[PDB]
Molecule: 23S ribosomal RNA Sarcin Ricin Loop
RNA sequence: UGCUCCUAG
RNA sequence: ACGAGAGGACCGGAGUG
Numbered sequence: 001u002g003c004u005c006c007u008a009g
Numbered sequence: 010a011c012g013a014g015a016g017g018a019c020c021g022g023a024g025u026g
């Protein structure tokens, strides 16, 4: 113990 | 999925730090 993405408008 | 609608995820996964 983040930021994203899939799941998926 | 859920929610009358307005709205809109968990868990699980992949990546990145």
Stems, first nucleotide, its partner, number of pairs: 002025005011016001